[PDB]
Context: one part of a larger RNA, bound to proteins that are not shown
RNA sequence: GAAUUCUCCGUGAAGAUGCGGAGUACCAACGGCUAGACGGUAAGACCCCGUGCACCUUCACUAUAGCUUCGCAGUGACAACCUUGAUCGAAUGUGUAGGAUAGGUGGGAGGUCGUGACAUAGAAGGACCAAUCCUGAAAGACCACUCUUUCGUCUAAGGGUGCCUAACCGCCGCGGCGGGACACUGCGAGGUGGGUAGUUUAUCUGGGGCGGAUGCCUCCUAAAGAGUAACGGAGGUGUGCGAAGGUAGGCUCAAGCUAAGAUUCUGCUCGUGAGCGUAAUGGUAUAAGCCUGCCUGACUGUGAGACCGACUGGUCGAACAGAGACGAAAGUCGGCCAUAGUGAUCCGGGAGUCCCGUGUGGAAGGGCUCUCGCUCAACGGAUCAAAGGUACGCCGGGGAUAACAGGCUGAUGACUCCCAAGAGCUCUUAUCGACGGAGUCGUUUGGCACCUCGAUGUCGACUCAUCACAUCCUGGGGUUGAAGAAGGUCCCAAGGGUUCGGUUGUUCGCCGAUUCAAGUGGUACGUGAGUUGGGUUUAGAACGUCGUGAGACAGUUCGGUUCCUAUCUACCGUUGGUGUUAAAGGGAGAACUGCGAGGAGCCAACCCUAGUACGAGAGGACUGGGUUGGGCCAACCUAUGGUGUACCGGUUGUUAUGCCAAUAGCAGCGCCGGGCAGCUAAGUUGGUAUGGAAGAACUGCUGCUUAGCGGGAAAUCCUUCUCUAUACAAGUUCUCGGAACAGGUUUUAGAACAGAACUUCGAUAGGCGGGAGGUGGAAGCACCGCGAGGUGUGAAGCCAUCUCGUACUAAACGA
Numbered sequence: 001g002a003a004u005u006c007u008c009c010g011u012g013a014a015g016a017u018g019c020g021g022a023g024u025a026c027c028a029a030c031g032g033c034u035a036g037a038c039g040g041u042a043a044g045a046c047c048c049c050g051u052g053c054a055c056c057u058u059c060a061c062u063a064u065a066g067c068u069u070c071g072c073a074g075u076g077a078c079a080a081c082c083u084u085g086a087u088c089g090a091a092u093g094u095g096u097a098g099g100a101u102a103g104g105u106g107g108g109a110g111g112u113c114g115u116g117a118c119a120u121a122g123a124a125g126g127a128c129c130a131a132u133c134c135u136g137a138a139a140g141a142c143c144a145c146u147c148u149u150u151c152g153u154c155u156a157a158g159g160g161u162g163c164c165u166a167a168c169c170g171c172c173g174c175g176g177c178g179g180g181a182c183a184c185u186g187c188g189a190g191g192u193g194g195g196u197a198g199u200u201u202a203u204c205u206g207g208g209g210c211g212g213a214u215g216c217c218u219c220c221u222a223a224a225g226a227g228u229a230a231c232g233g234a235g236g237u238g239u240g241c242g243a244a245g246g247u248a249g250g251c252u253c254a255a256g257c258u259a260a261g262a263u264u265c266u267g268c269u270c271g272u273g274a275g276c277g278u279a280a281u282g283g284u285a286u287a288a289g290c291c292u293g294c295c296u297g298a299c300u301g302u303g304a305g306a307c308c309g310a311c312u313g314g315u316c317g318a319a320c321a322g323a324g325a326c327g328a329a330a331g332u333c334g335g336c337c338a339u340a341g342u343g344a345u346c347c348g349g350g351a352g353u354c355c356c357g358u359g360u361g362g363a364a365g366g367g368c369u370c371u372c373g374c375u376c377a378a379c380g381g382a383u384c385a386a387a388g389g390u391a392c393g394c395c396g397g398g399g400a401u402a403a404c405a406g407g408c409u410g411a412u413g414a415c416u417c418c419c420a421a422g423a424g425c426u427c428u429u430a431u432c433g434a435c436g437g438a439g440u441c442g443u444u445u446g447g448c449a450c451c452u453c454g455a456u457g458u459c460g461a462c463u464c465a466u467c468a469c470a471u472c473c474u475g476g477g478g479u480u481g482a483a484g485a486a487g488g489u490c491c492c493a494a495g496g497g498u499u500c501g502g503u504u505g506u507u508c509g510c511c512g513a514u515u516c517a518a519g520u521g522g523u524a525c526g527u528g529a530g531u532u533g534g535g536u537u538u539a540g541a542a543c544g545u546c547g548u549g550a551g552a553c554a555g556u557u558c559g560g561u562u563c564c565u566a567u568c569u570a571c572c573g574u575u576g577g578u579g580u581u582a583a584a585g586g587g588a589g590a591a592c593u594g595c596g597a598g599g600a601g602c603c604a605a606c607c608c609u610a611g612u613a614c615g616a617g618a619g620g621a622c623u624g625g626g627u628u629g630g631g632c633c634a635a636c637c638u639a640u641g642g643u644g645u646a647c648c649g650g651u652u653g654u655u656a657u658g659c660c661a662a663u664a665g666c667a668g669c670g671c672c673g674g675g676c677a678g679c680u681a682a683g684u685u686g687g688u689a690u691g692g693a694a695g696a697a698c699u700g701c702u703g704c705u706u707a708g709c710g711g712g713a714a715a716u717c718c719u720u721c722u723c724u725a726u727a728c729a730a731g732u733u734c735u736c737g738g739a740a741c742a743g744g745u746u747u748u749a750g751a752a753c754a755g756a757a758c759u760u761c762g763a764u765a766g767g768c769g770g771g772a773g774g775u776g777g778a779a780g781c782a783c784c785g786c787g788a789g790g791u792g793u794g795a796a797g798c799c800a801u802c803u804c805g806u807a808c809u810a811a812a813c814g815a
Stems, first nucleotide, its partner, number of pairs: 003017001006023005027576006035569003039564002047398004055389003060199005066192009076164001078162002081159005089151002106143002111128001168179004202214003211231001215237006238379001239277001240336002245295007253273001255269003278341001281338002299322004305316002308314001311380001324333003347373007355366002405452001406450001407448003411445001413441006422432002459534001460532003464526001465523005472497003475492006499513004540558001542556002544553003587736006596723003602630007614619001631688005637683001640681004647674005652667005691718003698711005743759005764810003767806003771802001773799003780793005
Other pairs, nucleotide, nucleotide, family: 005568cWS011016tWH014406cSS026577cWW030751cWS034035cHS034566tHS037529tWH044046tHS044403cWW045455cWH047207tSS051382tWH052394cWW052395cWW054390cWW057549cSS058060cWH060386cSS064196cWW065193tHS076181tHS077163tWW080160cWW087153cWW088152tWS097102cHH097135cWS098100tHS099140tWS102135tWS103147cWS104146tWS108141tWS110129cWS111141tSS112127cWW113126tWS114116cSS116125tWS117127tHS125126cHS130132tWS165180tWS165181tWH167180tHS168183tWS171177cWW172176cWW174175cWW193195cHS200386tHS200387cWH206231tSS217340cSS221230tWS223228tWW238377tHS241244tHS242298tWW243296tWW246295cWW253271tHH253274tSS254270tWW259266cWW260264tWS261262cSS274287tWW275284cWW276283cWW278279cHS280339cWW283288tWS284287cSS297323cWH297333cWS300334cWH301334cWH303318tHS304317tHS307314cWW307315cWW309313tHS320334tWH342377cWH343379cSS343381tSS357364tHS383385tHS388550tWS398401tWS402453tWH404456cWW405524cSS410411cHS410442tWS410445cHS412442cWH412445cWW419435cWH420428tWS420433tWS421433tWS424428tWS424430tHS426481tWH427481tWW428433cWS442444cHS449450cHS457458cHS469494tWW471493tWW476696tWS483614cSS484613cWS484619tSS492696cSS497517tSS503509cWW514518tWH527530cHS533562tWS539560tHS542557cWW545553cWW547549tHS579730tSS582586tHS583584cHS584585cHS587739tSS593725tWH594727tHS596724cWW609624cWS611612cHS611620tHS612621tWH613620tHS615617tHS615618tHS636683cWW637680tHS637681tWH639683tWS657663cWW676800tWW681683tHS690719cWW696712tHS697712tHS703706tHS725727cWH744811cSS750754tWS758811tWS762807tWH763808tWH764807tHH770803cWW772801cWH776796tHS777794tSS778796tHS781793cWW
C1' cells in the first nucleotide's frame, strides 16, 4: 500500500489482525471509551558520523582595518658648533768621514745680490757658495712630484642645536595675528593590532568524551610449511664500537668435588647451562667466544640467480674487472653470531663533471655522480605553518551508534538446596550454622548493541486494575528448647483483604496514630491520543567549583505552551435484520427450561459456656453458641438532612401601567427565609449461608508388599442471585390468525430506537371542582393611632406537586 481487519500460546528482525497449533465468534448499525494498530501529526531535539556549515573566545595559525616608529617627498633660510676633509704655503728628521740635525731620490754647475747673503723685528754689506776633498746617501747653492709629521684658509659632506619664515597649518578683520619648516599627506620599512576576516582543530574506541596506542625490532597467543587477528599477554629501540672489523696463529668456557678459600689457586665430573655491546629468540666448543701480531675489502665499478611483497620497494648471492690487506701457502675479505636502530617528493647546501649556454665567444643558470639537511614519531608523511565552545545552534545521515524500553545474558543479584566445624547448660540440625559446593528465577547492579532515531513521549502522583506466590492477616496441619497462653519454624493454600497523615517531587525510607495485616515482584520499572507536570534535559538568572576566555558541572536554587473531531481491533451498553423442519403462505404474542457465562465469599470486638483444661499463682484455655461493631456490596427515599430556576412570602435599585392601589420587566432565581413530588446519603434497609460432591498437605487404619479406603483447609465444583435458545443437535407449553405491527396521549421507562400504560363501551395527558400537601395572615372593608404602623373581618390568601370526582378538551376510524 491494498484489505473478507478475532484471542491465548509458541514462533519469529528478538513485542503478530496476516506465521504454526489449540480456541472463540450470527450480521450491522447507534451512544459511548481509548488498551493496541509500534495510531496521527513533525526525513529526532538527545547521541554518533559528516575531512559539512554558521556564530563566539583565545598568548591556534595566517592576515588585517586602524595606531605607532624612522627614511624619502612636499621642506627653506641663517648662525655658529661638532666631526669628515683635502689642497695651497709652510712648519720638521744628533748611522757618520764633513763646514753639518745628511731628509726618498735625481735635473743640479750657479744661486744668493741689489724686489740688498742661516727664521717676523734691529741690522754688520758687497757676500752667504758647487763636481770643491772627504760622500752607502751632496750639498746646508738650488730645483722640482716634497716626503716622518703640526698650524693655516679652503669648499664639500654631514650630526645635532638654536634662530628666522616665505612653504604649510589656525584665528580675526576690513587687510594683521598665532605657530612652523615640527605637525600635516603619499610611498618605503619596523612594531602593535581577535577592533575585524579566511580556515585548521585526526583516527582507533566494544556508543562518545576522559586515559592509552599510531614506526621498527623479538617471543607467545599461531592449530608440527610460510601466513593469521583482538583497547590480548611479555619486553626493546630511534643505537654502540677503528675495535667490538679483516686476516695469520694460539687458546676453551660456566657450574659441581679435594686442597685451598680469595683478583685465590690446580686436577677430576660436568655438556651448552659460559660468551656474544644491547630485549628475546635461534645460534655457536675448530668456534661467532678469549688472547697476540699485522693492518683497513667499515673498497670503486658490476653482479648470474633467487626470497618475500599491492605497489613504492627490501634481503641473500656464486661470478667479473680493478687498486689492496693478512698469510708460507692453501685461502679469507663487499664491517658487526643473526634479527631492530630509523623516513618518499619538492626544495636548500657542499664536492666532482665533456654535458646545455636563448644570435656567436663566454658566462648565469641547470643537468648529471657522490653527499648532507625533518621526534615530517598521527613515523606512505594532505600544508613549511593551525587550538576551543555551542544548553542559541542550523542541515546532511544513522538504529552501522548511546540514552528509555524489549531481546539475549546470569557474573554480581534474591531464593532454594548440599555439607556440617561450632553456638544452642545437655543438643549438630528446635533454632541456627563457619569453611567450602550444588541449582532454580530473571527483580538490583550489570555485559552484548539484535528491532525502533523519515520518532517506540522520560520519573513521581491521581484513576483504574490485573497476574504470580517465593504468604502480611484471615484459612487449615506437622513440629518445637509446644505446660496454658503468646510465639518459633515448616507444609498446604491466592478466596477475600492489604490504612491513614508529617518533612521531601519523591519511588524508597524515617516518623506519629491505628488495624486482622499495614506482603514481594510482573504487568513497556501497568496507566499522558485518561489527567497532573513538581523534578529532570532547551532558551533567562544567580551561588560554589573547573576553564587563563568562550563555556561546563553526572553540584544548588527561581521561572520555564502538554496537540488529536476515533477508521479499525478491544470493551461497556441499546437495538434492527436473519437462521431455527412447523402450515400458511407461515406470520406472530406471551410463558419457561437453562447447554453455559458472571456475581457474591471480609474481619474485629464483646459475652457465655469458663476462672473450666494448663500452671505455684501470675496468668489463662481449647471449642461451640450468642451479641455489638467496622469494611465490602445490592437496594430503597417513608422519615432526617442537601437541593428543589414555571411555588409562597420578605426585600433593594430602576422603568412602565397618569397618580393611590396592585402588579410586571431587569439586575445570569436580583438578594433573602421557607419549600413538597423528584433525586441523593450524611439516612435507611438487606447480604457477607446452608446443604452436597470431589478432595490439600496433614492424618489414620487395612493390606500384603502390589494395594484398599476415611477424615482432612476462608481452596476447587454444584445449591442462592444475575445473564442466556443465533444453546446452528438452533429446545418445550398455550394461544392468534385481520393476528401481530404502525400512528396518537403519556410513561413508574427513557439519548432515537426499546419496554410499559391509554387509544372514545375512555381516565391516556390537559382542563375544571374536592381535599391533601407548601407558604403563612390576601385584597377590599371596618377599627386604633400624626405617622412609620398595628388589630379585626380571617389557618385568611395562593399553588410548583399528590391523590379523588367529571370526557369539557386531544388520543376510534371507515387509507